[PDB]
Context: bound to proteins that are not shown
């Protein structure tokens, strides 16, 4: 450097 | 719209 899920705070 | 997390490449 690259996938996935999750999440927070903001438009 | 921002950054964060966990788990693997």
């Nucleotide at each position: 450097c690259c996938a996935a899920g999750u999440c927070u705070c903001u438009u | 719209g921002a950054g964060a997390c966990u788990u693997g490449g």
An RNA structure from Drosophila melanogaster, in which 20 nucleotides are resolved. The sample was in a buffer at pH 8. Released in 2023, the model rests on electron microscopy data to a resolution of 3.7 A. The PDB entry is titled "DmDcr-2/R2D2/LoqsPD with 19bp-dsRNA in Trimer state". The 2023 paper behind the entry is "Structural mechanism of R2D2 and Loqs-PD synergistic modulation on DmDcr-2 oligomers".